[PDB]
Record summary
An RNA structure, in which 33 nucleotides are resolved. Bound small molecules: apramycin (AM2). Crystals were grown from: 0.05M MES BUFFER, 15-20% MPD, 0.02-0.04M MAGNESIUM ACETATE, pH 6, VAPOR DIFFUSION, HANGING DROP, temperature 298K, pH 5.6. The 2007 paper behind the entry is "Apramycin recognition by the human ribosomal decoding site". Sample source: chemically synthesized.

RNA sequence: CGGUACUAAAAGUCGCC
RNA sequence: GGGCGUCGCUAGUACC
Numbered sequence: 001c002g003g004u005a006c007u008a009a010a011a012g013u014c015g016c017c
Numbered sequence: 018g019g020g021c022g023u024c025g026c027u028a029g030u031a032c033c
Base pairs, nucleotide, nucleotide: 002033003032004031005030006029007028008027012024014022015021016020017019
């Protein structure tokens, strides 16, 4: 440095109310 | 603009 997992104060995105 | 859900980007942590 790449992939993945969970989490979030995570440019954005789409949908709903 | 708000609430919520999806996917994405990023970050923290973990594994390969």